Context: bound to proteins that are not shown
C1' cells in the first nucleotide's frame, strides 16, 4: 500500500511503525465418496538392479538429437561478414545458421574509490605516453533468464592430451538427507527422431495406463468435518478452575459473577476439505522550524537550470582581516609618611600580618560610557587609538572527501605574567559531601611558530528568482505558498557505538552497519494536580509572633499498643485511641475448655468469608462555595473553553448557600451544608447479593480468663500561701515543711446492690509515697467566653476520675507583621496522571539472548598455465604414395572463512543495595562541545545555546 | 616467664565536679 | 511514615588496700602491649 480497519495517550490532534480483512504455493494436524483432466524428491550427495540406439546386402550415416538437470553464470538479442548444412546434382540464388567484428543486457553493497598496462600511431624497426572510472572502472555477495522458448553445464580438476578415479543431474527404483517422499507399468497403434530406394524396422521420446485432495471441471438415495464464536470479524449455553492451569494476528484475558482458559450445548463461516506455520504478490512524483532529515563556512569542476539580453532603484562611510606602533581607567610591585590589624559572610573558620590606608612611580593583560546604534565579514567571529595593505565575481546553482577557512577546550617548543581560574591541597557544611559556601596556588586563558578540525558551529527555519491573489492555515512557533536545483532523511532503541579506510591527530577526529529486542517511541496542545512557584491581599483563636489556662514531669483513674494466657471482634495518619460501650461480677458473651442435642424457637439456623456487591447511618474536606438539567455561540464544528456595566456570548428551572425558622431579638449559638473526593467507616445494629457450614461453622448446658516488664494516648487530683481546717457563705479564728501541702492509690474492717462480691460503688480506719511546676514539642479559646466552681440526668439490680446537659462568679491581648501551615485571584513552568507517599538517572546480581575484541594454533577453501622455452623436410615419385606423437607448475606461496584461552559491550527480565542526577526556579536553571577529577549517577573550568526565568506604565 | 611502659561507658576523650561525643535504648518531629 | 534531626535514659576510673578533697601516688592480683628467655 485498498472504499479500509485495529493499536502510543489522563485526554486531543499529527506523524509513523506494528498487525488485521483479500488472493496463491509448499508444510502440519484433524478429516476425506466418485469421476475426468492437469501436475507432481527436499539436495549437481551417492547409487543394487533392469531397461533407454539402431539401420541396412557388408562401406557410410546416426548414437552430437530427443530426454534431463539447475552448479555456474551478462556466450541468449539485432546489425556485418561470413563456413557446414538442406533443397537430387555442377552452378544459382534463397533457407538456416556457427565463428569473427561493432552494439545492448540482472540484482545487493561505494565500509569495494581507484584499477594496474588496462592505450595509440607506424608497412616494418620502432615511437609517443597513454586507457579506464563517481553519469560507478576494479571488486565482492547472492541468483538460471527477458519463458510457443532460450542459456548453460553433462562425476570433479572452468577446458580435458593427462590426472584422480571408475560416476543414473535418461526412464522405474534406492540409500543417505529434508519440513518435503509417484510404478523397479504396457506397447510401437497415433505423432516425432533415426536408417533404407523401399516394404519396414527400432525408441523408458512419446502415447496409453498406475499411485497422491496439489489444483481444476462435474455430481452425488445414505454418508461431514475443520476451525471459530471479547473487539478488530460473522457468531456462546451451563458447569469447572481461581493471576493457578492455559489463551491470542494485535490491543489483551484468568486474583470466586470468566461471553477470552478447559469441558459441554448452542451458533457463525467455509466445506471434502478445513487452515496453523511459511513464503510470496500490492510500496519512490510525499517530506526536511519543533517529529527521522538544509549535514560550521565559501569557492569552483563535469554539468544542469531559465531567475542570464532586453528592464530599472542604498557604490562610499559606522564594530571585517592581518601587520607595526601608541595608552585612559583599574592592578600588581616598590618606597615614604602613618595606623595595628587585614581578608571572609545568612553566619563563621582557616589565610596573611615586610600587613592595610593616602600619594607618587610603574604592563606581551583586558579594552566603561557611547550603544535606546545595527554596522563590518563567507562564516566563526568583530564594539579603545593611529597609520598602512585592504574586502572575488556583470546568469543562477553546484561537494562530510579537492581547495581554503573554522569559538572555546586540548597537545608541542620557546617567552610572559596583574587578575581570574580545572586539579589539587586547606577551611566550614553534612548522615557522608570525592559538591554547592570560602582561602591559596597550577595547567590553562596571552604572545611567536606549528598541529588539532569540534559546538545547542541553532537566526534548529539551504542558495537563486517571485508572489500577496486563492482552498489563509491540523498545533505551537518566526502567516502562507510558486519556480529551479543541489543537499539530505523513511518506526524506535542498539549507535556521537563496531569493523573497515584517510587524516602531524593515537583515551582523538571523520565517514559509519547489523544481529538480539519492542509495540510503541515521537512532536505539539487540553485538563487537572503538584511545585523548597511569582506578584497582590490575607488569615482573628489563626499560619507565626502576641494574650490566658493547660500537655508532656509525679501519683491514680481510663484507653490502646507490644508481651502474655486454653481464652473473641471491630476502629486505629488529619477524620483511631472514656472510639461502638448514654458502660463486660453471673446474664450481656460473639471467646476458652469439657460435656450434651440433631428437622433443631422458626415452613429451621450461622456473630461465617467478602465493608473491594450493597441498602441503611455517618466522617471528613464543610471554619467550603459551589452544583446542574435543558438550550445557545465560540474555536475552520479537537480535547476544551464562555468576563470587561462607559460592558466585548452566554442564559438559566432545579440543589446547595442564602433567607425562613429554634432558643433570650435584628445579635450569637444551634440546626443544615448540595455535587464529589478517600474502592474512608461499620457484613458484630438490622436486612441483604454472592461462595461456603448442615451430627455442625448451627443449638443449649457447666466452669473460665480478659493480666502487666514496657511504651504511649486522654483524663482526675496535686505540688500549696490568690494556700490548708474549721464556722459561716464573703468585716473571724486556727495551720503552715521529715505528725505541714499531697492518693479517688495500697491494707484492713462494715454498709449498699445482688442468688453470688478480696472483687463493685460508698464510708470509716490505718498509712503519709512521689511530687515542690515540668525537655523536645504542642492543645483550646474574641466575651457572659477561657479559667474556676456547684447540680441533675440518661443508662444499671448495682457500677465511670466518662458522657449528655442547666447554672453561678468572671477575665487578659486584640496589635504589628508576612518563612511558615492554610486560603483567594491574577500568572508561569511541569517527563507527574495510581497524580510528589508522583516520575525518574547510574554503578554492583543470578538467569537467559545476541554481538564484538583477541594470543597461540588447525581445520577448510580461494588464486595460479590468462604462462613460458626447446623442436626438425625424410624416403620417394612407369597409377601414387608413405612417414611425424617435444618439456616445464602448486608453494613454510596466496586468499578468505570457520574452531578455540581469555577479556569486554548491548540488550531483555526486574530483585536488592548505594543515592537522588533528571522533570517545579527540581532545591548549585538545564543543555552542546572540550578538558580534569570522582563509588555512582556526576562535579569543576572555559567558550556557546534556549529547548530558563526575570514578574513587563511611572513610582 | 622475666624486663619496660602500661589500664575509663561498647569505643573515646576531658576531669577527678567522674562530664562530652558517638555505638545502645526510648521518646518526639513527619 | 520512614531517615536525618531534636530530647532523655541508661553506661564507670581494670582490682586490693594504704593515701590523699578525689585516685591521678603507693602498693596487691588481673589483662594486653614490646622485648628477651625458653621450649619439637
Ligand atoms: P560523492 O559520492 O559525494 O563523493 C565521492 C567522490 O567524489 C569523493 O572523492 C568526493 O570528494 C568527490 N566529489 C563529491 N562531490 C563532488 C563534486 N560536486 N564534484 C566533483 N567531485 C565530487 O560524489 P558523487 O559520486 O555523488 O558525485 C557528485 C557529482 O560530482 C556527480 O554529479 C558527478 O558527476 C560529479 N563529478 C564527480 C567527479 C569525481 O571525481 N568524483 C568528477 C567530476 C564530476
Ligand atoms: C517492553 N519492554 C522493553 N524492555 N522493550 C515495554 O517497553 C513495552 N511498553 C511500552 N510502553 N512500549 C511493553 O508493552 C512490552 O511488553 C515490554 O516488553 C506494553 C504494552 C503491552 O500491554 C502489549 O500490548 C505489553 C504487555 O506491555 O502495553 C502498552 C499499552 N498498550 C496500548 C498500554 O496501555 C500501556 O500501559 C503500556 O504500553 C505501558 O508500557
Ligand atoms: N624427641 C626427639 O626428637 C622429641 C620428644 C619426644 S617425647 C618422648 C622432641 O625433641
Nucleotide at each position: 500500500a485498498a472504499u479500509a480497519g485495529g493499536u502510543u495517550u489522563g485526554g486531543u490532534c499529527c506523524u509513523a511503525g506494528c498487525c488485521u480483512u483479500u488472493c496463491u504455493a509448499u508444510u502440519a494436524g484433524c478429516u476425506c465418496u466418485u469421476a475426468g483432466u492437469a501436475a507432481g524428491a527436499u539436495u549437481a550427495c551417492a547409487c543394487a538392479u533392469g531397461c533407454a540406439a539402431g539401420c541396412a546386402u557388408c562401406c557410410c550415416c546416426g548414437u552430437u538429437c530427443c530426454a534431463g538437470u539447475g552448479a555456474g553464470u551478462u556466450c541468449a538479442c539485432c546489425c556485418u561478414c561470413u563456413a557446414a548444412a538442406u533443397c537430387a546434382c555442377c552452378a544459382c540464388g534463397a533457407u538456416c545458421a556457427a565463428a569473427a567484428g561493432g552494439g545492448a543486457c540482472a540484482a545487493g553493497c561505494a565500509u569495494c574509490a581507484a584499477g594496474c598496462a588496462c592505450g595509440c600511431a607506424g608497412c616494418a624497426a620502432u615511437g609517443c605516453a597513454g586507457c579506464u572510472c563517481a553519469a560507478a572502472a576494479c571488486g565482492c555477495u547472492u541468483a538460471g533468464c527477458c519463458u510457443a522458448g532460450c542459456c548453460a553445464c553433462a562425476c570433479c580438476c572452468c577446458c580435458a592430451c593427462g590426472g584422480g578415479a571408475a560416476a543414473c543431474a535418461g526412464c522405474a527404483g534406492u540409500g543417505a538427507u529434508u519440513a518435503a517422499c509417484c510404478u523397479u507399468u504396457a506397447g510401437c497403434a497415433a505423432u516425432a527422431a533415426a536408417c533404407g530406394a523401399a516394404a519396414g524396422u527400432u525408441u523408458a521420446a512419446c502415447u496409453a495406463a498406475g499411485c497422491u485432495a496439489u489444483a481444476c471441471u462435474a455430481a452425488c438415495c445414505c454418508c461431514a468435518g475443520g476451525g471459530u464464536u471479547g473487539g478488530u470479524c460473522a457468531a456462546u449455553u451451563u458447569c469447572g478452575u481461581g493471576c493457578c492451569a492455559g489463551c491470542c494476528a494485535c490491543c489483551g484475558c484468568g486474583g470466586u459473577c470468566a461471553c477470552a482458559c478447559g469441558a459441554u450445548u448452542a451458533a457463525c463461516c467455509c466445506a471434502a476439505g478445513u487452515c496453523a506455520a511459511u513464503a510470496g504478490a500490492a510500496g519512490c512524483c510525499g517530506g526536511c522550524g519543533u517529529a527521522a532529515a538544509g549535514a560550521g563556512u565559501g569557492u569552483u569542476u563535469u554539468a544542469g537550470a531559465u531567475c542570464a539580453c532586453c528592464c530599472c532603484c542604498u557604490c562610499c562611510c559606522c564594530a571585517a582581516u592581518a601587520a607595526a606602533g601608541c595608552u585612559a581607567a583599574a592592578a600588581c610591585u616598590c618606597a615614604c609618611c602613618u595606623g595595628a590589624g587585614u581578608u571572609g559572610u545568612a553566619a563563621a573558620a582557616a589565610a596573611c600580618u615586610c600587613c592595610a590606608g593616602u600619594u607618587g612611580a610603574c604592563a606581551c593583560a583586558a579594552a566603561a560610557u557611547a550603544g535606546a546604534c545595527u554596522a563590518c565579514g563567507a562564516a566563526a567571529g568583530u564594539g579603545g587609538c593611529u597609520u598602512u595593505a585592504a574586502c572575488a565575481u556583470a546568469u543562477c546553482u553546484g561537494a562530510a572527501c579537492a581547495c581554503a577557512c573554522a569559538a572555546u577546550a586540548g597537545c608541542u617548543a620557546a617567552g610572559a605574567c596583574c587578575c581570574a581560574a580545572a586539579c589539587u591541597g586547606g577551611g566550614a557544611u553534612u548522615a557522608g559531601a570525592u559538591a554547592c559556601c570560602c582561602c591559596a596556588c597550577u595547567a590553562u586563558g596571552c604572545u611567536u611558530a606549528g598541529c588539532c578540525c569540534u559546538a545547542a558551529a541553532c537566526c534548529u527555519c539551504a542558495a537563486c528568482a517571485g508572489u500577496u491573489a486563492a482552498a489563509u492555515c491540523a498545533a505551537c512557533a518566526a502567516a502562507a505558498c510558486u519556480g529551479c536545483u543541489c543537499g539530505c532523511c523513511a518506526g524506535a532503541a542498539c549507535a556521537c557505538u563496531a569493523c573497515g579506510a584517510g587524516c602531524c591527530a593515537c583515551a582523538g577526529c571523520u565517514u559509519a552497519a547489523a544481529a538480539c529486542u519492542c509495540a510503541a517511541a515521537g512532536g505539539a496542545c487540553c485538563u487537572g494536580g503538584c511545585g523548597g512557584u511569582g506578584c497582590u491581599u490575607c488569615a482573628u483563636a489563626u499560619c507565626c509572633c502576641u494574650c490566658u489556662a493547660g500537655a508532656g514531669g509525679a501519683g491514680c483513674c481510663u484507653g490502646u499498643u507490644c508481651u502474655g494466657u486454653a481464652a473473641u471482634c471491630g476502629a486505629u495518619a488529619a477524620a483511631c485511641c472514656c472510639c461502638g460501650a448514654u458502660c463486660a461480677a453471673c446474664c450481656u458473651c460473639a471467646c476458652c475448655a469439657c460435656c450434651u442435642c440433631u428437622u433443631g424457637c422458626u415452613c429451621a439456623g450461622c456473630c461465617u468469608a467478602u465493608a473491594u456487591a450493597c441498602c441503611g447511618c455517618c466522617a471528613u474536606c464543610u471554619u467550603c462555595a459551589g452544583c446542574a438539567a435543558a438550550c445557545c455561540c465560540u474555536g475552520a464544528u479537537g480535547a476544551a473553553g464562555g468576563c470587561u456595566a462607559c460592558a466585548a456570548a452566554g442564559u438559566a428551572a432545579g440543589c446547595g448557600c442564602a433567607a425562613g425558622u429554634a432558643c433570650c431579638c435584628a445579635c450569637g449559638u444551634a440546626a443544615a451544608g448540595a455535587c464529589g473526593u478517600u474502592a474512608g467507616g461499620u457484613c458484630a445494629a438490622g436486612g441483604u447479593g454472592u461462595a461456603g457450614c448442615c451430627c455442625a461453622u448451627g443449638a443449649g448446658g457447666u466452669g473460665g480468663c480478659a493480666a502487666g516488664a514496657a511504651a504511649u494516648g486522654g483524663g482526675c487530683u496535686a505540688c500549696a500561701u490568690u494556700u490548708u481546717c474549721u464556722a459561716c457563705c464573703c468585716c473571724a479564728g486556727a495551720a503552715a515543711a521529715c505528725u505541714a501541702c499531697g492518693a479517688u492509690a495500697g491494707c484492713c474492717c462494715u454498709u449498699a446492690u445482688g442468688a453470688a462480691a478480696c472483687u463493685u460503688a460508698a464510708g470509716g480506719g490505718u498509712c503519709g509515697a512521689a511530687g515542690g511546676u515540668g525537655g523536645a514539642u504542642u492543645u483550646a479559646g474574641c466575651a457572659g467566653u477561657a479559667a474556676a466552681c456547684u447540680g441533675a440526668g440518661a443508662g444499671u439490680a448495682g457500677a465511670g476520675u466518662g458522657c449528655u446537659u442547666a447554672g453561678u462568679u468572671g477575665a487578659a491581648c486584640a496589635g504589628g507583621g508576612c518563612c511558615c501551615u492554610g486560603a483567594a485571584g491574577c500568572g508561569c513552568g511541569u517527563a507527574c496522571a495510581c497524580a510528589c507517599c508522583g516520575c525518574c538517572c547510574g554503578u554492583c546480581a543470578c538467569c537467559c539472548u545476541c554481538c564484538u575484541c583477541a594470543a597461540g594454533u588447525a581445520u577448510a577453501c580461494u588464486u595460479c598455465a590468462a604462462a613460458g622455452g626447446a623442436c626438425a623436410u625424410u624416403u620417394a615419385a612407369c597409377u601414387a604414395a608413405a612417414a611425424c606423437c617435444c618439456c616445464u607448475a602448486c608453494g613454510c606461496a596466496u586468499u578468505u572463512a570457520u574452531a578455540u584461552a581469555g577479556a569486554g559491550g548491548a540488550g531483555a527480565c526486574a530483585a536488592g543495595u548505594c543515592g537522588u542526577a533528571a522533570c517545579a526556579u527540581g532545591g548549585u536553571a538545564a543543555g552542546u562541545g572540550u578538558a580534569c577529577u570522582g563509588g555512582a549517577a556526576a562535579g569543576u573550568g572555559c567558550a556557546c545555546u534556549u529547548g530558563g526565568a526575570c514578574g513587563a506604565a511611572c513610582c | 616467664a622475666g624486663u619496660a611502659a602500661g589500664g575509663u561507658c561498647a569505643g573515646c576523650u576531658a576531669a577527678a565536679u567522674a562530664a562530652g561525643c558517638u555505638a545502645u535504648c526510648g521518646g518526639g518531629c513527619c | 511514615a520512614u531517615a536525618c534531626c531534636c530530647c532523655g535514659a541508661a553506661a564507670a576510673u581494670g582490682u586490693u588496700g594504704g593515701u590523699u578533697a578525689u585516685a591521678c601516688c603507693c602498693u596487691u592480683c588481673c589483662c594486653g602491649u614490646a622485648c628477651u628467655a625458653c621450649c619439637a
An RNA structure (12S mitochondrial rRNA; fMet-tRNAMet) from Homo sapiens, in which 1025 nucleotides are resolved. Bound small molecules: nicotinamide-adenine-dinucleotide (NAD), streptomycin (SRY) and n-formylmethionine (FME). Method: electron microscopy, resolution 2.98 A. The entry became public in 2024. The PDB entry is titled "mt-SSU in GTPBP8 knock-out cells, state 4". The entry has 31 different proteins, among them Coiled-coil-helix-coiled-coil-helix domain-containing protein 1 and Aurora kinase A-interacting protein.